[PDB]
Context: one part of a larger RNA, bound to proteins that are not shown
RNA sequence: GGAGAGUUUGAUCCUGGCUCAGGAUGAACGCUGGCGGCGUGCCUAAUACAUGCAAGUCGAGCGAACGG
RNA sequence: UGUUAGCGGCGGACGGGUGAGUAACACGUGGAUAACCUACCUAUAAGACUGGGAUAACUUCGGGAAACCGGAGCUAAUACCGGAUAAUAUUUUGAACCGCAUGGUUCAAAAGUGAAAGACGGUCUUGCUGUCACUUAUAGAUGGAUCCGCGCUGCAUUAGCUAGUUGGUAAGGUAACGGCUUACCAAGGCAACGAUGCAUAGCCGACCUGAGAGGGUGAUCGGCCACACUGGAACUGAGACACGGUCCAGACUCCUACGGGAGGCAGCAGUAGGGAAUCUUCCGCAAUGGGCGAAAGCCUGACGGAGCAACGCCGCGUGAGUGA
RNA sequence: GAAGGUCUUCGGAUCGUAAAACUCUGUUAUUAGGGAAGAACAUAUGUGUAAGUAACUGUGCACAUCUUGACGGUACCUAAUCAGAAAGCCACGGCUAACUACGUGCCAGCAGCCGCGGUAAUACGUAGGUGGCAAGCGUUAUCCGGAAUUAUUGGGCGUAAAGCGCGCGUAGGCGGUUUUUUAAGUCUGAUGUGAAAGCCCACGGCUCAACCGUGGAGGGUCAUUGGAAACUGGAAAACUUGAGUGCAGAAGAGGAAAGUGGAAUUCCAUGUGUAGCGGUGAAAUGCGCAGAGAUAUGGAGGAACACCAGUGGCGAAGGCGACUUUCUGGUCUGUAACUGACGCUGAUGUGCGAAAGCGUGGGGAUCAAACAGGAUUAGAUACCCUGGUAGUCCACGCCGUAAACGAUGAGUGCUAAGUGUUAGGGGG
RNA sequence: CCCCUUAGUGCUGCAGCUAACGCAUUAAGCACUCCGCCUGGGGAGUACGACCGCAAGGUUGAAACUCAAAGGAAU
Numbered sequence: 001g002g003a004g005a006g007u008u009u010g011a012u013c014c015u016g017g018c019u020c021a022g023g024a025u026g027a028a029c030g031c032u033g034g035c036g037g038c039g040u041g042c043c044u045a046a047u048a049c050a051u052g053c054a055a056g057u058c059g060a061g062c063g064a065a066c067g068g
Numbered sequence: 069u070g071u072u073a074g075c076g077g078c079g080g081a082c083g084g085g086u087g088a089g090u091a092a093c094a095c096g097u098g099g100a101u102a103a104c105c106u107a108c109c110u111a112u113a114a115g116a117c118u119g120g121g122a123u124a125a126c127u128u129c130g131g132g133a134a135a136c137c138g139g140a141g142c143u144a145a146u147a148c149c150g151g152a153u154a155a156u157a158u159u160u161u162g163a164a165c166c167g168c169a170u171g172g173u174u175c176a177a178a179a180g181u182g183a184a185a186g187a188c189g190g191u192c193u194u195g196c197u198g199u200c201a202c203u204u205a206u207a208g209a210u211g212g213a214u215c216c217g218c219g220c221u222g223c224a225u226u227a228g229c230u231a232g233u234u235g236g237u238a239a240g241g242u243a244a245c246g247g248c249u250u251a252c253c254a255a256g257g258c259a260a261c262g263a264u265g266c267a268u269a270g271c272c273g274a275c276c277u278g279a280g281a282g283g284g285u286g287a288u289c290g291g292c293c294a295c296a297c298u299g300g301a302a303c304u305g306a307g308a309c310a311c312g313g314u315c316c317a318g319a320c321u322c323c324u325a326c327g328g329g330a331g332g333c334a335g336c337a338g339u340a341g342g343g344a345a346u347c348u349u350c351c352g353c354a355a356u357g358g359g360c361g362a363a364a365g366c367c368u369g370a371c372g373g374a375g376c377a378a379c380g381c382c383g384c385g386u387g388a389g390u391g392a
Numbered sequence: 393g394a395a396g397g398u399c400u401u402c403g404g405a406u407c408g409u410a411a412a413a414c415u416c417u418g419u420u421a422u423u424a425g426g427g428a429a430g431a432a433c434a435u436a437u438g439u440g441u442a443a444g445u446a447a448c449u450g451u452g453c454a455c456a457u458c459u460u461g462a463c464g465g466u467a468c469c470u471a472a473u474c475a476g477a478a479a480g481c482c483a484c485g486g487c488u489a490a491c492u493a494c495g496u497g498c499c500a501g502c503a504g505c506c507g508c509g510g511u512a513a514u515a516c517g518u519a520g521g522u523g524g525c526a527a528g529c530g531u532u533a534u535c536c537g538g539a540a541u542u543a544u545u546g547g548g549c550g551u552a553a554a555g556c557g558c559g560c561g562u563a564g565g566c567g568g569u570u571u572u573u574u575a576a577g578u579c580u581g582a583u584g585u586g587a588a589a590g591c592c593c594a595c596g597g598c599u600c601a602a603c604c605g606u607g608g609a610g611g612g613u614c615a616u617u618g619g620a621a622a623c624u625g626g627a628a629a630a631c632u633u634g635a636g637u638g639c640a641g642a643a644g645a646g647g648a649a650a651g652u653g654g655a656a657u658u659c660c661a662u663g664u665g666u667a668g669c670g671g672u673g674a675a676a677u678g679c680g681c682a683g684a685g686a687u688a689u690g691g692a693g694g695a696a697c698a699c700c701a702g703u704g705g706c707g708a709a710g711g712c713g714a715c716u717u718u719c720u721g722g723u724c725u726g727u728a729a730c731u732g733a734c735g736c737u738g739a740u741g742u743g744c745g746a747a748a749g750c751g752u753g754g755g756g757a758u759c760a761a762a763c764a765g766g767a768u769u770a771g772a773u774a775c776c777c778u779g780g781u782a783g784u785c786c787a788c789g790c791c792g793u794a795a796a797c798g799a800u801g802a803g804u805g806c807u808a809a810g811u812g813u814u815a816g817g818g819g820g
Numbered sequence: 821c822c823c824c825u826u827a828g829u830g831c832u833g834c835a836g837c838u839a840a841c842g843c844a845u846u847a848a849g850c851a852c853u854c855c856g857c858c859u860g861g862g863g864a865g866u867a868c869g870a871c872c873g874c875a876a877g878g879u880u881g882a883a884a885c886u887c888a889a890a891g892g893a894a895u
Stems, first nucleotide, its partner, number of pairs: 004020004010895001012893003022536004027532005034384006040377002042342001047340003051337003056078003061075002064072003085295003095219007104212002109208007117151004126141006158179009186200006221267003228258003233255008270292004274285004297318005320331004348374001350373003356370001357368004387416004396407004421473006430463001436457007480525005485506003491520005501508002547858003550841002555855001557744004564737003568631007576624002578620007585612001592608006634734001635731002638727005646720007653697001658692007668679002705712002749790006759783001763779004801854006809832012836843002860887003869880004
């Protein structure tokens, strides 16, 4: 640490495919929906992008200007 | 005492996004470099001398709808540029010792050749001196580069591929070896152990499944690579051939007063579109991390949080006892 | 064991201790009061110390004081009030847990499969009841499992799918006995590396749990290095059993070429001879009085070889059948001269390959696709009859296929007997 | 003539194998080596491509779509 079942025949044993019971998801849809924690959320059009923000700082390097 | 635009330094090559391209030393694993580069950081040592000329700002005169562009003067520096000093770096003479062939480590010992800067303080003596900054040399650390063994999807109803191709010599070139490039010489090189072509694909740790052997996947987190509207370049720089830089060509979009100008969400939000389907045009730099600064601090859609969604996992409810 | 719903064999049964009634609780919810951690610092200010200084300022280090929270008045805690706001989804024939009624009448519909429905549906629709789950429950899509259904673990090929039609042979795979040697595979340690996160085990923090953290384990066909030497591989040397050779016998429709012969069919001629012959289930077409058929003799020509003849023989298979000569292949038995593993299999490849068919040229008796006529039949493009062309034959090319079959690939060894037959050998 | 023994070719028949039929020293038994081939039925040995062929055709050889069978042996 390892389970099967249904289905070819009047009935049978084989061969052989098909289907089902399990687990999972970046899911979607339908009905329904109280809460909390933790996580996750354009997989398609590397399509086109309005608007704001995403990289500044130093006057103890320097002159000037404006204000006090 | 403050601040603004400008000069100058450092940063902007990180951090963030995306998976288009790529079947390849791209990646995984294991090695090599006696063929390599490395800002900021740390340590050690020696220094930091002496001159000069620009120019933005600015003032003034213009030209343009604008973007912006011209003329005249002006001026500073840790900006720039001469000269001096400094060699472990280069050439030649050699020598010793060693390696894995090219070679490598020292020992010299002559010839050329290469720097730098001040700011703010203390003491004061205008001399010395603290911190930060500057130059050179050598190590360390960090990061990057190249090469090689093995591992890597289909299709043979894809069998021939290559002519800088394969090797040599020389020169050029590079941080570096090398057909990396060129010239000349030779005709090699690859392939049924699948070359080449077509198609598909970023790769890995991991993830799902399975008793295992296997099969399937790469969203999220981490490592590596590649890309930044498409294609080609180069500049600055320690580092880029550079998401929010430049130049050029193209497609597209926007302003124009028609001369001319402007732009790139595969950053975070958000919009339209496509779709079965995927969120707020939020708050803060309090924490961690990063850039700049002596520091205070400033910046940081990294990040830390909040908002929306049963999308998943876990937990708790929607009552409990008695009641024939 | 209320009413109400549903079922009823109208007794009742079931929903059901379920409801109500009596008490109890407040997780949650609402209202109010309190309210963490996450914060470490830096700067500055004092002292102390280290280095350095001529000394100071400063620098490094240490202690003490100071400020700072987006989340957020959030987590959490305390008090009051109320069962009051808080259950749905799918299924119930079998697989497969859970059945009755009514409606419908192969309709409407259901369906993963088997299938269900055409007047008494546990399968359709609704209702009651029940089952499975539960803030979820179902459907669809996709991947692994079940699937040993690509089988290394772990399947097959006589008849179910599956042995190439059969040789020769290249690469490759695999390969008899012994000794020495090596150390590539193999085995066994050492070192390095296989990040972190993850999975698994242990422990700790979250009220638990998810989750988070810490310490281990695991994961390489990895590399480098030291040992071992049985097996596989490499080297060397022996061996004779496998495989070949030699020698001595034997059998054979093995193949190629050229010759010789007997029977029969057809045609032709001649002689005799006369009315049908032929054919079928029955017929007819057809041939015949111009002399058929029958009979006898002779000739021409092509094709094939009775008897022998036998689960007999030979060949790789396809195939091979009169006899003679020539050329030539293979097998079997005995012997143990010889060589000394020289072997087996065989992708690609290269050859052979019934019949039909094709090309060129010959040949043409028989038979006979097509075709014609005659029958049969509802029809008869058939089966039957009378003819008949290609073809059937030869040579040289091509084609490359068959139920090319033992529907059984080749090689090697091992595992009761009995009984025929072919070719040998040994002994009595 | 019999006994033994090789190599073929037949029948019957144990063990073993097989779904059964059957096979059974000429294995379909027990083993090792190499090759060829199979993976439900139909579509279909078809289509397209390629190679070969004078041609007929041969060799290699799918998919769409569809069904829940097709099939073997025995009663």
This is an experimental structure of RNA (16S ribosomal RNA, nucleotides 7 to 929) from Staphylococcus aureus subsp. aureus USA300, with 895 nucleotides shown. Primary citation: Rivalta et al., Life Sci Alliance (2025), "Structural studies on ribosomes of differentially macrolide-resistant Staphylococcus aureus strains". The PDB entry is titled "Cryo-EM structure of the 70S ribosome of a MLSb sensitive S. aureus strain 'KES34' in complex with solithromycin". Among the 47 different proteins in the entry, which are not shown, are Large ribosomal subunit protein bL34, Small ribosomal subunit protein uS5 and Large ribosomal subunit protein uL22. The source organism's lineage runs through Bacteria, Bacillota, Bacilli, Caryophanales and Staphylococcus aureus. Ions in the entry include zinc, magnesium and potassium. The sample was in a buffer at pH 7.5. It holds a match to the Rfam family "Bacterial small subunit ribosomal RNA". The family has 99 seed sequences and 42,628 matches in Rfam 15.1.